[PDB]
Context: one part of a larger RNA
């Protein structure tokens, strides 16, 4: 062993247990609702594309530099490179530089101004 | 003088998060270029030195003797013409995950030649070599194999792995050797700042020619209309041919003077809302679709294309339309074997009226 | 496209003095002419009845006027949650809370490293099974197996997380 199916879930008899003991587990006659996933597209159950399974491995990193936001220091100021003594360290040290305190003009220029 | 950038002050260091740039800058993939080598043990062409080729078949200056140049005779040669060894591959049949990455059976084609093989040197990639076909150079060739340059280069396809809340688009201008790419605006998001600047309605003004309509202009229009003249004639009549003017009435995207409802700008001691801007950090997006109304292509054709005003799908789950993105109703934080209801229903499947009262319908879906 | 298929309002020529037939009988209207309403044919493909979706229906058709009921994740009882708003008694209320490219924000988990504290042969790590906790990634805590290493707390540093690439290498 009369039955039409993405196999789930909702509800529910029957029958066997006994847990991190609790509004406990396992199966399930029977009834309702339901056409994987993932990618690409105005639109995919799709008869568009990729996977036999499994299990490992497999794809916005770092150095330098710009720019904006957090955070801490110190403030008309703020900070050192390289290079020295030190452990392949902190620290110390060492002002060449480098942004601000003032700007405009192509420039000589002038200056809280200044081009024209 | 009226103007533009400035004055009416806070930097600067070191480090933490975004994003940018030069570097292979999220991963994987070309076809191809250039460089330096390796290869004629396969297969072409030539050099040097060597090997094979059963049988048969045919008389082109072979030749002897009889006749009077062919008879009785009869070297037998050649890119000769039938055939085996050997080459070769025309035509069918099996094989096609093959006995085999080119092969079997069975017929054929050449077989003394420009034939057919061995050893051995020789010519190498823009070259060879070719009785010539892009045909061969180790089962690969309209440019052979190896190594590097090198992570070439991909405006293209693929692919990029934990979790939850909070907002949430776009399929569009203009440009562009640009058209499935990009770049400025437009539309998200976030974090500072200003303050009515925001929105829907009342009651006020205003700008303005589309719907109707309406010929008054321009151009279409059909029926009715009138005389002075080119004409009847034999310079003239008349009707008759043509333009005019004129009484009579339809049309229009590219006609209007006569003009709406809507939309639009705005000002406000006119009510209710909760916007609105500007100045920066970070993006995506530039293939859209279907219904209803305005239009334009096409044929009053398309699930055709092209615009404009909404809506919905993208990026929306629930209920209805049998099933069925885009239609109708409604926008899902999470639990409940509470209840009102949309939109559609209410004999059965399947809740809910085989409800009422009152007409058509004889034609079943 | 039309036909005598039917429906009203309708007026009306002829008018029971006998109008339409039968070549005087006959008696109740007779014939027209239209705006409307259901209908009439109209109306002619291909697997298999086939549009109520099926079964059935003369209403369970269409209508029109009343009611009633059912019906969704919309509302409204209850209780949570996260998070704005603002009277702030952060609670009573005024709320909100589908979502792809994409901003913003909070977290869980792997290895490594410093400090503090701690387990481990009376059994680490890792494997198996359980009917346990957390809003989610995910955390314990029993027992069975293993036999020597490993939590947890602040804090730092990253080859830090796979299901898909006709990915790669092994099993099967």
């Nucleotide at each position: 062993a009369c039955a039409a199916g993405u196999a789930g879930u909702c509800a529910g008899a029957g029958c066997c247990c006994g847990u991190u003991a609790a509004u406990g587990g396992g199966u399930g006659a029977u009834g309702g609702c339901g056409u994987g996933c993932c990618u690409u597209u105005u639109g995919u159950a799709g008869a568009a594309u990729g996977a036999a399974c499994c299990g490992g491995c497999g794809a916005g990193u770092u150095a330098c530099g710009a720019u904006u936001u957090g955070a801490u220091g110190c403030a008309a100021g703020g900070u050192u490179a390289a290079g020295c003594a030190g452990u392949a360290a902190a620290u110390g040290u060492g002002g060449a530089g480098c942004c601000g305190u003032a700007g405009c003009g192509a420039a000589a220029g002038c200056g809280a101004g200044u081009c024209u | 003088a009226g103007g533009g950038c400035g004055u009416u002050u806070a930097g600067u260091a070191u480090u933490u998060g975004g994003u940018c740039g030069u570097a292979g800058a999220c991963c994987c993939g070309a076809a191809a270029c250039c460089a330096g080598g390796u290869g004629a043990u396969c297969u072409a062409c030539c050099c040097u030195u060597g090997g094979u080729c059963a049988g048969g078949u045919u008389g082109a200056a072979g030749u002897u003797c009889a006749g009077g140049c062919u008879g009785a005779a009869u070297g037998g040669a050649g890119g000769a013409c039938c055939g085996a060894a050997c080459c070769g591959a025309c035509u069918u049949a099996c094989g096609u995950u093959g006995a085999a990455a080119a092969g079997u059976g069975a017929g054929c084609g050449g077989a003394u030649g420009a034939a057919c093989u061995g050893a051995g040197g020789g010519u190498a990639g823009c070259g060879g070599a070719g009785a010539a076909a892009u045909u061969c150079c180790a089962a690969u060739c309209g440019a052979a194999c190896c190594u590097g340059g090198a992570g070439a280069u991909a405006g293209c396809u693929g692919g990029u792995u934990c979790u939850c809340u909070c907002c949430g688009a776009a399929a569009u201008a203009g440009c562009u050797u640009u058209a499935g790419g990009g770049c400025u605006a437009g539309c998200c998001u976030c974090a500072a700042g200003u303050g009515a600047u925001g929105a829907u309605u009342a009651u006020u003004g205003g700008a303005g020619g589309u719907a109707g309509a309406g010929c008054a202009c321009u151009g279409u229009u059909u029926g009715g209309a009138c005389g002075a003249g080119g004409g009847g004639c034999c310079g003239g009549u008349u009707a008759c041919c043509g333009a005019a003017u004129u009484c009579a009435g339809a049309c229009a995207a590219a006609c209007u003077c006569c003009g709406a409802a809507u939309g639009c700008c705005a000002a406000u001691u006119a009510a209710u809302u909760u916007a609105a801007c500007u100045u920066g950090g970070g993006a995506g997006u530039c293939a859209g679709a279907a219904c209803a109304u305005g239009g334009g292509u096409g044929a009053u054709a398309a699930g055709g294309u092209c615009c404009g005003u909404g809506u919905u799908c993208g990026a929306a789950a629930g209920g209805g339309a049998a099933a069925c993105a885009g239609c109708c109703c409604a926008g899902a934080c999470c639990a409940c074997c509470a209840g009102c209801u949309a939109a559609g229903g209410u004999c059965c499947c399947a809740a809910a009226a085989u409800a009422u009262a009152u007409g058509u319908u004889a034609a079943g879906u | 496209g039309g036909a005598u298929g039917u429906g009203g309002c309708g007026u009306u020529g002829c008018c029971c003095a006998g109008a339409c037939a039968a070549c005087g009988u006959c008696g109740a209207g007779u014939g027209a002419c239209a705006c409307u309403g259901c209908g009439c044919c109209g109306a002619a493909a291909a697997u298999g009845u086939a549009c109520c979706g099926g079964g059935g229906c003369u209403a369970a058709a269409c209508a029109u006027a009343u009611u009633a009921c059912c019906g969704a994740a919309g509302c409204u009882g209850u209780g949570g949650a996260u998070u704005g708003u603002c009277c702030u008694u952060u609670g009573g209320a005024c709320a909100a809370u589908g979502g792809u490219a994409g901003g913003a924000g909070a977290g869980c988990g792997u290895u490594c490293u410093a400090a503090g504290g701690g387990c481990g042969u009376u059994g680490a790590a890792g494997c198996a099974u359980g009917a346990u906790c957390g809003u989610a990634a995910g955390g314990a805590c029993a027992u069975g197996u293993g036999g020597a290493g490993c939590g947890c707390u602040u804090a730092g540093a990253a080859g830090u997380g796979a299901g898909a690439a006709u990915g790669c290498c092994g099993g099967u």

Entry title: Staphylococcus aureus 50S after 30 minutes incubation a 37C.
An RNA structure (23S, nucleotides 571 to 1299) from Staphylococcus aureus, in which 653 nucleotides are resolved.
The reconstruction used 175,844 particles.
Rfam match: Bacterial large subunit ribosomal RNA. The family has 102 seed sequences and 51,934 matches in Rfam 15.1.
The structure was determined by electron microscopy at 2.73 angstrom resolution and released in 2021.
NCBI's taxonomy places the organism under Bacteria, Bacillota, Bacilli, Caryophanales, Staphylococcus.
Cimicata et al. published it in Mbio in 2022: "Structural Studies Reveal the Role of Helix 68 in the Elongation Step of Protein Biosynthesis".